[PDB]
Context: bound to proteins that are not shown
């Protein structure tokens, strides 16, 4: 790639690869009625056997054909000339048709770029210095081809004297081998061959027949299967299984409801076939600002264009280059005076103290302001002065390699040295800090004279010429397009890598593949979250500082967590934790442990599993303001997105706020408070979907434990003098530190409730413990409040230092500010979307993939001869004849590939460890190049770059 | 064994007041 | 939440005494240090 189609992402558009519908061959598995026709080893491996060439009155002619294979491979075509050879012959011309001689012909690599005598004239001697190539010479691989058919081999050494050695690539047939598998059939009747004068003979040619679903073409009264049913693609019942077994072309499926597995049922295609693997057929007129691509600059060849003629308009001057000479501010260094300290910074230490400040004298280094200018030059680059040389071309284009140029960095020699400043060293930081702060010093940055040859060398937008019309245009971003031509580039990764070759480069540089993998990678936008984001305002019990009382400190209560014990559950960061419990001695009770029941209180039952199947009732954010149906525009009809009142596209029922309402009003306080979020919360309130238990996972009986080494969480009561006791309820009187302040605790005893109490709750009595005001941090609270005091109540037989809930007395600060928590608008950025508890980078591991370096050997193959040098005229001859045989290679030579020891990449899977390099200003903006350092991502210099930012009226 | 110097909390390092800072425990930040 | 961090708790002067503020002096035994002696 088609009338397409599926698959990147949270989403949306591009752009691409991947796959999937379509037709054919081989193969495999399951399956197969017939009948004609066609075709019909996997291998130039090696063959048993049989057959395949005869003819014909002897000579000749033929077995050089036919048949057959596919190693090798520009001998196939056309033109010229031209032998054989048919036409019965001589002769003719024709016909066919070889050699020769021009021509023209396959694919891949240019990482094969040179190649090595490949030319010419000349009658010879002999001379000249060529030829062929980037419009692909040479070369390596691979492969029958351009199909009435042809080329080419015919056991191998291209040949075929000679070797080796003893040949089915003729027809049947074997072995071996391969995914691959035809009969050891008949005849010359028909055609063709071949021989004869002919009758005629012969032929595994070739006819006819045989075996095979390989394909075709017909048909069948019984006979039908294969693969599929998640989508793409036509079509699935019920069971099982439970990320297990398995499954798929691709996206994907399977963690107890599985239309994906298996297995059954159905049903869809198709059909004697199915269709699984494998090949193949369908691929160049589109791109190059950000996706892969204008490869750092300019020239110019061969050539190409049509923008050369006509025809026209920014000559010189501002910061080109290269040499020579200058020198203003600043510095270093020296000296005098003087002082006693200077550096350093969020903040400190090291450091120096011949130190530091005025003045003054002094550079091979660098070059404010102008310049808000926009300029020079090919670029790179180039901004102090003077001078001198000077700045291609009258048509464009035109090279990683020719020619020549080319920031910073680096090499190498010789100088210089003021400052900076890799490394290193020395302070500081830190969990460490081989960084980021800070000190010193070096290479090096500067001159000569040579190399090196790279950039984010990016204005990421090739050179020339033109256009502003039309369809303006997926998006951003620097609007869109024609004409020529030269460059490039076709998923991503692997790879700025390896090998190869160039190259003063030897940890370089150019050029620069594949193999393993994967189904997405990309580019740009939306939205939302986030940000150690930005700028404005704010927070009134709030962020933070400020006011008051508190926690953490001790003893008790009381929760929970660990530990424990035969001995429940649940909740458990904010939003768990005196939380269900407005409450567990027995009962409650679901646990333990023993015993017992079996249609069982129930037309049984389960407190059994799943809150991640739910209803139901709530938390939270909510101390919010949002939330939405209908419609409408916008954006080219993308996801999205919707305001300006001196008004530009928004209108809105309904829900929430709000307002009503309670309570003492108009104030507070309660109630409410939508949509969603957290698969929050609770299967133990109840009821429930789903698996599951049924002599037990269900009932019921008896006894029984729910403790404390420890930690923590909330409370209550204190440490006293603004107390403590008493009286009284506010004009007192006693205490007052080892008989004070202080247990609600711990023993002991009696009440009370209960069948039942060391047990639980009051008393009462003995006791007099810590504790003397609380680290780190941290809670609440803006007024009748916080603090402090006092009652009641619900619930229970009885029980709380809890909880609900009325009332008393009665405060302080209230201001000033933006780091922080947290909000709101405007913004910005983003590789996160399970959403910063996000994503994501390297070093060090089995396991598995590939690849690559290499020592030493050995195996195998390629190449040569496409070459040179020796070498003889005899017999014979009243028809004519015989006679004739040369030598030399091949190697410790070459060429490629394979095998090994042994080092090392890359990938794919996906632990663990060491960090956090990277996305937000990513917590030292990221990045190229280059050097150096360093466990490891990295960090540091130096130039460059936006793919940062700077917040955009003055103030 | 002698002979010399020697002895710290688990390490160490000051003082003789036995205290620092790390191992260790625990708590608290988050 | 887990590190860091921040706070608090534990932890004795090897040992016998004499000595002194006090164990740093003395001395008793105990260990390892260097060194030697030794020893198959």
């Nucleotide at each position: 790639a088609a009338u397409a189609g599926g698959u990147u992402u949270g989403g949306u558009c591009c752009u691409a690869g991947c796959c999937u519908u379509u037709c054919u061959a081989u193969u495999a598995g399951c399956u197969c009625u017939u009948a004609g026709u066609a075709a019909g080893a996997u291998u130039a491996c090696a063959c048993a056997u049989g057959c395949a060439a005869g003819c014909a009155u002897c000579c000749c002619c033929g077995u050089u054909c036919c048949a057959g294979u596919g190693a090798g491979u520009u001998c196939a075509c056309c033109c010229u000339c031209u032998a054989a050879a048919u036409c019965a012959c001589c002769a003719c011309g024709a016909u066919c048709a070889a050699a020769a001689g021009g021509g023209a012909c396959a694919a891949g690599c240019a990482u094969c770029a040179a190649g090595c005598a490949c030319g010419c004239a000349g009658c010879a001697a002999u001379g000249c210095a060529g030829c062929u190539c980037a419009a692909a010479a040479c070369g390596c691989u691979u492969a029958g081809c351009c199909u009435a058919g042809c080329c080419a081999c015919a056991c191998c050494c291209c040949c075929a004297c000679g070797g080796g050695a003893a040949a089915c690539a003729g027809c049947a047939g074997u072995g071996a081998u391969u995914a691959a598998c035809c009969u050891u059939u008949a005849g010359c009747a028909a055609u063709a061959a071949a021989c004869g004068a002919a009758a005629g003979u012969u032929u595994a040619a070739c006819u006819a027949a045989g075996c095979u679903a390989u394909a075709c073409u017909a048909a069948c009264c019984c006979c039908a299967g294969g693969g599929u049913u998640g989508g793409u693609c036509a079509a699935u019942u019920u069971c099982g299984u439970g990320c297990c077994a398995g499954c798929c072309a691709c996206c994907g499926c399977g963690g107890u409801c599985a239309c994906a597995c298996g297995a059954u049922u159905a049903a869809c295609c198709c059909a004697a076939g199915u269709c699984a693997a494998u090949a193949g057929a369908a691929g160049c007129c589109g791109g190059c600002g950000u996706a892969a691509a204008g490869a750092g600059u300019g020239u110019u060849u061969u050539a190409g264009a049509u923008c050369a003629c006509c025809c026209c308009c920014u000559c010189c001057c501002c910061a080109a280059u290269a040499a020579a000479g200058c020198u203003a501010a600043a510095a270093c260094u020296c000296a005098c005076c003087u002082g006693a300290g200077u550096u350093g910074u969020a903040a400190a230490a090291a450091a120096c103290u011949c130190c530091a400040g005025u003045u003054g004298a002094c550079a091979c280094a660098a070059a404010a302001u102008a310049g808000a200018c926009u300029a020079c030059g090919a670029a790179a680059g180039u901004g102090g002065c003077u001078u001198u040389a000077a700045c291609a071309u009258a048509u464009c284009u035109g090279a990683a390699c020719a020619c020549a140029c080319a920031a910073u960095a680096g090499c190498u020699a010789a100088g210089a040295c003021c400052c900076a400043a890799a490394c290193u060293g020395g302070g500081a930081u830190u969990a460490g800090a081989u960084a980021c702060c800070c000190c010193a010093c070096u290479a090096u940055g500067c001159u000569u004279a040579g190399c090196c040859c790279u950039a984010a060398a990016c204005c990421u937008c090739a050179a020339c010429a033109g256009u502003u019309a039309a369809a303006u245009c997926a998006a951003c971003a620097a609007a869109a397009c024609u004409g020529c031509u030269c460059g490039c580039c076709a998923g991503a990764a692997c790879a700025c890598u390896a090998c190869g070759a160039g190259c003063c480069a030897c940890a370089g540089c150019u050029u620069a593949a594949a193999a393993c993998u994967c189904a997405a990678a990309g580019g740009a936008c939306c939205u939302g979250g986030c940000g150690g984001u930005g700028c404005u305002u704010c927070a009134u019990a709030u962020c933070c500082c400020u006011c008051u009382a508190g926690a953490g400190g001790a003893g008790c209560c009381u929760g929970u967590u660990c530990u424990g014990u035969a001995a429940u559950c649940g909740a458990u960061a904010a939003a768990c934790c005196c939380c269900g419990a407005u409450c567990a001695a027995c009962c409650u009770c679901a646990c333990c442990a023993c015993c017992u029941c079996u249609u069982g209180c129930u037309c049984a039952g389960c407190c059994u599993a799943u809150a991640u199947a739910c209803c139901g009732c709530c938390a939270u954010c909510u101390u919010c303001a949002g939330c939405a149906a209908a419609c409408c525009c916008u954006g080219a009809u993308g996801a999205a997105g919707g305001c300006u009142a001196c008004a530009a596209a928004g209108u809105a029922a309904g829900c929430g706020c709000a307002a009503g309402u309670a309570c003492c009003c108009a104030c507070g306080u309660a109630a409410a408070g939508a949509c969603g979020u957290u698969a929050g919360g609770u299967c133990a309130a109840g009821g429930u979907g789903u698996a599951g238990c049924c002599c037990a996972u269900g009932a019921g009986g008896u006894g029984g434990c729910a403790a404390g080494a420890a930690a923590u969480g909330g409370g209550c009561u204190a440490c006293a003098u603004u107390u403590u006791c008493u009286a009284c309820c506010c004009c007192a009187g006693a205490a007052a530190a080892c008989u004070a302040c202080g247990a609600u605790a711990g023993c002991c005893c009696u009440u009370a409730u209960g069948a039942a109490a060391c047990u639980u709750a009051a008393g009462g009595g003995u006791c007099g413990a810590a504790g003397g005001u609380g680290g780190a941090u941290u809670u609440a609270g803006c007024a009748g409040u916080a603090a402090a005091c006092u009652g009641a109540g619900a619930g229970u037989a009885g029980a709380g230092u809890g909880c609900u809930u009325a009332g008393u007395u009665g405060a302080a600060c209230a201001g000033g500010g933006c780091c922080c928590u947290g909000a709101a608008g405007c913004g910005c950025g983003u590789a996160c979307a399970c959403a910063c508890c996000g994503c994501c980078c390297g070093u060090c591991a089995c396991c598995c993939u590939c690849c690559u370096c290499a020592a030493g050997u050995a195996u195998a193959c390629u190449u040569c001869a496409a070459a040179g040098g020796a070498c003889a005229u005899u017999u014979a001859a009243c028809u004519a004849a015989a006679a004739c045989c040369c030598c030399u290679a091949c190697g410790c030579a070459u060429u490629u590939a394979u095998a090994u020891a042994g080092a090392g990449g890359a990938g794919a899977c996906a632990a663990g460890u060491c960090g956090u390099a990277a996305c937000a200003u990513g917590g030292u903006a990221a990045g190229u190049g280059u050097a150096c350092u360093g466990g490891a991502a990295a960090g540091u210099g130096c130039a460059c770059u936006u793919g940062g930012a700077c917040g955009a009226a003055c103030c | 064994a002698g002979u010399a110097a020697g002895g710290u909390c688990a390490g160490c390092u000051a003082a003789a007041u036995a205290a620092g800072c790390u191992a260790u425990c625990g708590g608290g930040c988050c | 939440a887990u590190a860091c961090c921040c706070c608090g708790a534990a932890a004795a002067u090897g040992u016998u005494g004499g000595u002194u503020a006090u164990a740093c002096c003395c001395u008793u035994c105990c260990c390892g240090u260097a060194c030697u002696a030794c020893c198959a």
Solved structure of RNA (12S mitochondrial rRNA; fMet-tRNAMet) from Homo sapiens, 1025 nucleotides shown.
Among the 31 different proteins in the entry, which are not shown, are Coiled-coil-helix-coiled-coil-helix domain-containing protein 1 and Aurora kinase A-interacting protein.
Taxonomically the source falls in Homo (Eukaryota, Chordata, Theria, Primates).
Method: electron microscopy, resolution 2.98 angstroms. The entry became public in 2024.
Primary citation: Cipullo et al., Nat Commun (2024), "GTPBP8 plays a role in mitoribosome formation in human mitochondria".
Bound small molecules: nicotinamide-adenine-dinucleotide (NAD), streptomycin (SRY) and n-formylmethionine (FME).
It comes from the structure "mt-SSU in GTPBP8 knock-out cells, state 4".